[PDB]
Context: bound to proteins that are not shown
RNA sequence: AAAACUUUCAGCAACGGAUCUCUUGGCUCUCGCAUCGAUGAAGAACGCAGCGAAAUGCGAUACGUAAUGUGAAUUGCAGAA
RNA sequence: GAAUCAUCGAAUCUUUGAACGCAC
RNA sequence: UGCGCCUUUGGGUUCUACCAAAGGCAUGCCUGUUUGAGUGUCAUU
RNA sequence: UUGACCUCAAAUCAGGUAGGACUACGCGCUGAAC
RNA sequence: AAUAAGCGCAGGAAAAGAAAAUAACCAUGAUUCCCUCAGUAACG
RNA sequence: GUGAAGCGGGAAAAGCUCAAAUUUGAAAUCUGGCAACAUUUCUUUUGUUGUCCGAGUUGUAAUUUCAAGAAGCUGCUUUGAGUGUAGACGAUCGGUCUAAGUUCCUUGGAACAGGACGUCAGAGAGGGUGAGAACCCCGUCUUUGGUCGAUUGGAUAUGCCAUAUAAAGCGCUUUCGAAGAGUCGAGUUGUU
RNA sequence: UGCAGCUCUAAAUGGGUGG
RNA sequence: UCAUCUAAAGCUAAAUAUUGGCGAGAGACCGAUAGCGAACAAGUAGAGUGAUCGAAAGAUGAAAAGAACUUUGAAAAGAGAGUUAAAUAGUACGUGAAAUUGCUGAAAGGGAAGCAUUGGAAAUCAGUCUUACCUGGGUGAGAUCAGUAGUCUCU
RNA sequence: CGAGACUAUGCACUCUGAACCUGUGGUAGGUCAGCAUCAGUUUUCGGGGGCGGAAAAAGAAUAAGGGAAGGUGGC
RNA sequence: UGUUUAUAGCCCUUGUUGUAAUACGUCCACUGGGGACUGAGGACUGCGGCU
RNA sequence: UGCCAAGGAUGCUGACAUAAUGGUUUUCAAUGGCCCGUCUUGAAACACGGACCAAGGAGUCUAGCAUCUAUGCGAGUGUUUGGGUGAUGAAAACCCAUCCGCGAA
RNA sequence: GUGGGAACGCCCUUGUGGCGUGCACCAUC
RNA sequence: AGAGCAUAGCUGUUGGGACCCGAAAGAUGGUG
RNA sequence: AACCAUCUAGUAGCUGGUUCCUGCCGAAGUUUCC
RNA sequence: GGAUAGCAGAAACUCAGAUCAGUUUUAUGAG
RNA sequence: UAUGUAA
RNA sequence: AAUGAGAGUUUCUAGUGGGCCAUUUUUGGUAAGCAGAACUGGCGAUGCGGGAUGAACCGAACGUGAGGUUAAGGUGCCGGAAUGUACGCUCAUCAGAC
RNA sequence: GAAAAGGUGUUAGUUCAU
RNA sequence: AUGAACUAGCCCUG
RNA sequence: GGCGCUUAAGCGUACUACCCAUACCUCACCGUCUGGGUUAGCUUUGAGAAGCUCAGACGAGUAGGCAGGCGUGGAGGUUUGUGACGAAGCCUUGGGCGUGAGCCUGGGUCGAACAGCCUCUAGUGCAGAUCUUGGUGGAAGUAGC
RNA sequence: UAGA
RNA sequence: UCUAGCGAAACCACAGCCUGGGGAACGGGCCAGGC
RNA sequence: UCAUACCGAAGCAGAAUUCGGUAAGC
RNA sequence: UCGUCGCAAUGGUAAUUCAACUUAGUACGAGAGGAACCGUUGAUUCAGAUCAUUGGUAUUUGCGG
RNA sequence: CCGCGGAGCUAUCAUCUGCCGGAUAACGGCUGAACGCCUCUAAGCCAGAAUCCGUGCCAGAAAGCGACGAUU
RNA sequence: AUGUAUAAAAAUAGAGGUAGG
RNA sequence: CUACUCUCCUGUAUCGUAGAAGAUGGGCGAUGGUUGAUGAAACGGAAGUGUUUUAUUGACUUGUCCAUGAAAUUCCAU
RNA sequence: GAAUCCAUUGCAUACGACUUUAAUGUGGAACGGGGUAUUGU
RNA sequence: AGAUUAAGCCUUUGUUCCCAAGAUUUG
Repeated sequence: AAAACUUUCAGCAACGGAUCUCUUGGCUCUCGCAUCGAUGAAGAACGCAGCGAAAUGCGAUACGUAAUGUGAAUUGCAGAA
Repeated sequence: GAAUCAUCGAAUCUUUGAACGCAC
Repeated sequence: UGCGCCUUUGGGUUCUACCAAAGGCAUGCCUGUUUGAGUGUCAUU
Repeated sequence: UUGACCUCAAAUCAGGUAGGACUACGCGCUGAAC
Repeated sequence: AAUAAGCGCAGGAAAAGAAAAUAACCAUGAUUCCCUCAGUAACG
Repeated sequence: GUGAAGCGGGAAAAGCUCAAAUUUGAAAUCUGGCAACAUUUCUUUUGUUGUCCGAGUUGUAAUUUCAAGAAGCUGCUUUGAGUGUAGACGAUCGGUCUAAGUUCCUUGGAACAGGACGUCAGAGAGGGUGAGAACCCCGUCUUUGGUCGAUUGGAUAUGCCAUAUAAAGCGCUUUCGAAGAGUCGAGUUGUU
Repeated sequence: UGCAGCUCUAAAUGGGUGG
Repeated sequence: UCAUCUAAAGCUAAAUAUUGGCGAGAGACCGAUAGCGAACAAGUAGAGUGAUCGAAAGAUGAAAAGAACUUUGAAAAGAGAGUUAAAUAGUACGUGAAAUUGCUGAAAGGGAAGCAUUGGAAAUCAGUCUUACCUGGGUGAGAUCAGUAGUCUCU
Repeated sequence: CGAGACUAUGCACUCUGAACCUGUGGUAGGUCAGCAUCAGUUUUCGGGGGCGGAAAAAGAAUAAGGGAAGGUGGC
Repeated sequence: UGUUUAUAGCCCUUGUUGUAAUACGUCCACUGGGGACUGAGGACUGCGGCU
Repeated sequence: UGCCAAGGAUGCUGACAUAAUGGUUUUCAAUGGCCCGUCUUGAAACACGGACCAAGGAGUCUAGCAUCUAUGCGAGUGUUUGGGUGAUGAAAACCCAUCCGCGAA
Repeated sequence: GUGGGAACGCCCUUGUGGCGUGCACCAUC
Repeated sequence: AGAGCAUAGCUGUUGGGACCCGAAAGAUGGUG
Repeated sequence: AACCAUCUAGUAGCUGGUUCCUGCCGAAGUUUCC
Repeated sequence: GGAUAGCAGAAACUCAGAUCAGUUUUAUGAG
Repeated sequence: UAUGUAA
Repeated sequence: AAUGAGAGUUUCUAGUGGGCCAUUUUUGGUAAGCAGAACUGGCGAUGCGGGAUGAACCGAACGUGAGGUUAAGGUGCCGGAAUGUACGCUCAUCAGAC
Repeated sequence: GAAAAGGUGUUAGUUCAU
Repeated sequence: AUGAACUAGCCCUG
Repeated sequence: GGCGCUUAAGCGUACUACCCAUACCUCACCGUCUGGGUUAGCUUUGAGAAGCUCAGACGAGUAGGCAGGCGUGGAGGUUUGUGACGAAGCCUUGGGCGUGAGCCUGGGUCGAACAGCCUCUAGUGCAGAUCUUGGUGGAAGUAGC
Repeated sequence: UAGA
Repeated sequence: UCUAGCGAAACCACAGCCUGGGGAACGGGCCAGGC
Repeated sequence: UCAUACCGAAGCAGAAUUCGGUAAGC
Repeated sequence: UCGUCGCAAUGGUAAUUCAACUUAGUACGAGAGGAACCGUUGAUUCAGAUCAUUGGUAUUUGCGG
Repeated sequence: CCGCGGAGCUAUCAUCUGCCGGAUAACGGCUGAACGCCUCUAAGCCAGAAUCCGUGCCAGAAAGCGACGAUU
Repeated sequence: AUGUAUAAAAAUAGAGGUAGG
Repeated sequence: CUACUCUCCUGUAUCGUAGAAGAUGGGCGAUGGUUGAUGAAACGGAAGUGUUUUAUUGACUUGUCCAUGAAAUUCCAU
Repeated sequence: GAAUCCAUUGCAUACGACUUUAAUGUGGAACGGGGUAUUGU
Repeated sequence: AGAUUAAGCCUUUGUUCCCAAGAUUUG
C1' cells in the first nucleotide's frame, strides 16, 4: 500500500444564467402641423372600479353620460341583447 | 343596440393648485 | 384647521326670527356708469 | 347762489384684461469658473 | 466667454426689415438664410 | 491665435403707415347704453341700422410721407368694404366601394415545408394565422380616385341693390411744398 | 466698436456715413 | 471739393430656425451587463430632514391540455399515476456554458501538484477488404444497326 | 442538306465488356513484414601491389681482423 | 679476481647474400566482405560505358 | 540496333487484413521543467497586479495640412450653394444655368 | 551651344568597334 | 515647347474629449 | 462650516492597462556641436 | 532640451570595361 | 621595430 | 601587387541619443586593496553543449527532421563513454582530486 | 593569509669533502 | 663507502 | 557535486580507443530571397501568365519597418445555397485539415433560423487595468451568538 | 440563541 | 465547559522538512545531500 | 578549560601546592 | 486474526560536584606540619524512590466543643 | 464557626538509594630501526584521564524481529 | 522461465592437493 | 610435525545436453543408468527448511543398433 | 473462536489510554458490617 | 467514651442482587 482521506478523470444530479434565437422597446434621421390657463391650466391630493397584483380609465352622471358610426359582444371572472 | 368598441360638436368634471371672502 | 360677510331662495312637525342651501364676495390696471366731497377755476347785481 | 369746468375719492356698479405652465427653436437682462 | 447658471418675455416661427445702406463702378438697391468672398483684410 | 464685410452666385421677394398743412363753406371721426334686424365652425359667433349718452377742438376723420406731395388747370383712361342663387375648381373631416388554391401526394402535434397541378398580379409591401403563405385573414395595388355626406377658400356665371352732386391714375404750372431734441454731438467714467 | 452712466448740450442745403 | 444717405416715430408675409408639443414615415443603428435611468408595477420600488438620488427585473407550450385520481405526511412536499410531439418544457418553467457542489465508477497517492519528450499497460476509436478488368461461346434482348418508312424543333 | 427528339416496323448487317447461362479462361489493392539486385550517404574489418626512407636501421647467414667484458676454458 | 676462445661466447670493423627482409611513411582511376540510415523525382531528351 | 550500376528503387515473395498498423484518454517509467503580466534593472534582485469563472472592457469619429499610390480628365480641372428632374422609395439615380476655388502666369 | 546618357538606324572585321540621331537627368558655357 | 485639378485609399502630423482608467478642485445655483 | 445638482468628458510630462496568427527585414543604446 | 550625424529601410538615378575593403603587401619617404 | 603615403 | 566583393550615389523617414561586465592600456596611487581615465569587443535583442550548480568562463550562435562526425568537457558508480596502455611522482593520522 | 617557511618528513638526488 | 652543503618536486605542520 | 578512490577513480607527461551540442557534413521537407525558363498556347496535354516550372543560397531577434492571412456584427451581389427527414447554440477520452490564427465533421442535446464565395462596412478578437457587473468558492461549519 |  | 439551533468577515498566483552551495534574493520551487 | 579527573615539569622540603597541557564531566 | 511472553536496530544517558578522618598523625622532614593507597564520616547537585520514620497538606471534611 | 484531622499524597520539610571495564588524550615510557649502538617511534610492546568508547540505566524500529497459545 | 546447473578454506609478498615417517 | 612430489599461471572449467522437446515398436547391450511416486530415518539453528541415505514400486533410456512415425504451416512473424 | 467495546475497574489522570475484576462461582458488584485509627473525651 | 467507621487503612464461614452476558470486531 485496500478503506478512510487527498488528487485526477468520467458519468449522473445540483448550482448558476452564459450562449443562441427574438422583441408591442430604445436610438438616430427625415417629413407634416400649430393647439395651455381666472370659461380655473400644468401639477398635487382624495375618491369611483362587483374582484381586479399593479397599472390604466374616470370624477358623486366617477374604468364614464349624450350623440354618431360599426352591428353582437364582454371575458381572468362577472355582467347586458 | 349589445361592446373593457370606435368616432365625438352635447352635458358633467370632488379638494387643492396662478387659486381668489378672511384664513388654512 | 376653521372663521366669515352680504343678498336671495326655501324650510317647518320648531315660520317676525332662526336654520339650511344656493347665489355671490381676491388684487392690479383700462373703458364707461352712478354718487359724493373740494382747500379749486369761475359763473353769479 | 343756482350752474358749468377742473380735480380728489367711493361703489358686493357694467364690460374687460394681466398673473401660472411649457420653453427644442426665439428676443432681452445678467454673469463666474474651466 | 455674451460660456453654464440666474432672471425677464413671445410665437408658430421669432427677430430683422423698406437705407441718416454700399460703393468709387458702365455703378448697386428693405430684411432674412445658404454658397462664395476667406481662414482673407484687419487685429493680437 | 482671433477674424469679418462690400462685391459675386442662389432661395424668397411686397411693400407701406404716421408727426410735422386750416375740414374751417359747417368733427366730416370714435366707444358705449338701448331698440330692432341680421349673421354663425356656434342658439355659444360676428356685425348692421336707428336713437341717446360719452370721448374729442389741449385735435378724432379725409388728405400727405420726400420715391414725394398740395393747390389750380387740362382731357384722356378708370371704379363695389353690398347681398343672394347656381355650378365648377381646391382644401379639411368622417363613411363606402376592391384579384386570385386553402385542390392532390409525402413528413409532422400543426403545412404556412417538400413534390405535382393551377390562379391572380396597376396587388410578389408588411403583419397575423399551430413551422418559409402573392392566392387562409387583415391588408397591398388600382387610389396622382370613384361614391356619400359635413365644414370651408379663392375665382366664374347671374339676379337684385348701389348714398356717383362721388372717388382715382396720367398730363400740364405766371401758385406752393411743413420733414421727429436731453436727441445728434463734445468731454469723461464703466460694461461687452 | 456698439451700449451705459455722469458733466455739457446743438444745426437748417442742415445733419449722418464715405472717397 | 466730390459722392451717397435723410437718424432721433411705427408696421410688414416669403425664403430661415426648431433635442419641446400633435402626428407620420424610415434606417448598412442597439438587441435585455446593449439600446433611454426605464422593452416588465420605471422616475417605480427604495434611500435621504431636505435639496436631490434612483434600481434590479424580458422567453412554459400550438393549446393550460397548469398534473384529475390513489397514497405517505402536522404541514410544505413526496411517491404511484396523468396531459403533451417534447415534462431533457412543470409557472425555481425556451436553449441551459463556465466557475462551484454532491453522489457513483475507475485510477493514482514518503512533505505539492505541475507541463514537455519517448514508449508501455488499460480503456476506446478511426479502418480499410475481391471486384473489377480482359477474352470468349451460347441464348435471346434493342438503337445511335436497318440493301427501312413518318413527325417535330433547328439548319 | 444533316444535327438533335421521338413514332411505326424489322433484330439479317454493325453495335451495345448489354441481361443471363455457359467460362473452371485469365489478371487481381490497403497496412505490416522478409530477401535480392542497385543508387546516395556513412561506418567497420581485410587481401594484394608500386614508391620512398642510411635505396630503412637491425638481423640471419657469413669469410676474416681487432678488442674487452658483468670471464667460458684455463684461472 | 686477473684472464682473451679454448672444454661458452660477446663487442667493434670490413667482408658478406643483396638488388635481403621487415617496420614506418606514402600511393593504387587494386580488390574482398559486414552493418546502419535514406529511395527525393516521375514518358522521352543528357553525359558516358558496352556492343 | 540493342544493353548498362550512366540526369534520385526497383524486383521477388509472404502473412495479416475479417489484426497489424496507428490515433486518442488515463496512468506509469526515464529525462527535463523556478509563476504569469507590468515596472525596474547589463542582468536579475526586486517591488507591484493575480481567489475562481462568465459577460462587458481601451488609437474612434471629424476638420486642416503634407508625402505616397490608385482613378478620372488634362492647360485645364472640380455636377450635389442651388435649379431641373425622378410614377416601380422620390433623402437614390440622372441632368447643368451663373459663379467661384485651385492651376496655367 | 559643348560633354556623359535612355533608345534606335546604318555598317563591316562582320563580333569587335565605328558613323550618325540623342529622351529624362547631371556637368560645362 | 506649362502639369495640374478632383475623388478614393495609405501614412505622418496638428486641433478638437481624441486610446482607456486614473490628481485637491474651482465657479454658478440650491438644501438643511 | 456641511450637503446636493450642473459647468465637466475641467486640468495628467505622471500611474496602471491597452484584445488574432504567420512570414520577411531589424537597430541603436552616441560621435559632434549643444 | 534640441538641430546634426551615425546606425536601419524606401524610391529614383549610373553603373560590373567601377569601384570598394575594422585586408595583407611592395616600395617611396619620414621618424 | 613601428608610422603615414603612393602603387 | 595579392585576395575578396559588382560599386557609387541622390532624395526623405522610423527607432536609439543607458549601461554592465570583460580585455588591454593606463596615472596616481596606498595600511594593502584600490581609484581614475582611456582602448576594445561580448551580453544588453541570444537559445544550445560543458562548467556539480550559477549571467558573464570554456565551445558554439537557432526552420522541421533521419543518419553520420566532432567541439568544449569527459569515460569507477550516480552518467552516455577504456576499473585503457606506458612511465613516474604522492601516503595525508586534514593530502590531492577542483 | 598566519602560506613564508620548519620538519628524527620523504622522493629523486646533484655538488663537495674524505 | 659515508657524511656535509645544496637542487627541485610532493606531503605533514604552519 | 555526492558515494567513494590511494602501485588511484590523485598529480604530471606520452599515445590509442570511446562518449555527444541546435555546431559540421549528406539527404528529405517548410519558408524567404535570388537567378532563369515558359504563347502562330505543338496530343505531354503542366496558359487561375495572378499559372506552370528549373536552380542555388539562406533561416536568433527587442524597439521599429513591411507583407500575406484567420475570426466577429451588419450591407450589396452570388451559391437556380443549407433547414422541422432538424437552422443556430451548447456538450463530447469520436475523426480529420492547417506551421498557426482557425476550419470541416460524427455522436449527444436542442428547437427556427443560417452559411460559403466576391465586394462594402465597423461600437470587430482580452488573462491582467488594487478593471466593471453577475455568479461562485477555500478560509468554515471557523470566529462567534 | 437554548438545554445540560 | 459540553450539546442543540442560528451562523460571518479579513485574506486567497500556487505551494509548504532541512543542510549547504548556488555570484542577481536565491529559498519556496534550482543543483548535490539527508529525510 | 577557573577549579576538578589525568599525569608531566618546577624545590614542590612535605603540607601548601603552582604552571603546562589533555579534558566540555561539571 | 487475536494474544502471551522475549530479543534489541536506534537514540538519550551511570551518576554528578567536591571534600575531610582512617590510611599515618607518617614517607618526606632537624623536628613540627603533613605521603601514595585503604576504610569511614560526609557535604552536594540532580535523578530515582516511598510515606514506614518524618512534618504537614488532608473532602474518612471524619470527629468533639 | 472552632479544636483539630486518619487515609492518601508530598518534601534541601522527611526517610533515603544512585556504577562500570577498556581504548587512548595530554603525558611519560620500555624495547627497537633509520643512524651495526643509541633513539615514546619510523617497526612493535606500553603505562596513563571526572575525556571518549564501552557499560549500566532509560526508552523501544507506531511502517523492527523471534518463540509460544487459541483460532470463527 | 528458456541448463532460471555448479558450496572448500587459504595465502597471494605462496598455498592447496599427493604420499611417506 | 621433519623431509616428498605434483598442480596452480582463473571457468575458453566441470556437470549436463541426440529422439514428433523429443513419437511408436523390434531389439541387442547394459541387465546398468536416468529418475517420478509415495513409506521413511539421519543430518542441517542460522535465517537449520534444505542436504543426503534410501526401501519398494512406477516408468524412461539416444549405451550400441534398426524398422516406422511426426511434414502442403509447400521462405521471418510465435 | 478469541479480543475489544462494555460493566467492573483506580493501581490511573489534557483526552482516551491506563487497571484488574468481570460471560453460574474464593463469581464478582454492592451494602450489613467487623476490624480500625482518627479527632476526641 | 462516642460517630465516621475505607473512602488509596485491613477485612468479612454475613446478606442480597445480577449473571453458565450484551453486542461489535475479526479468516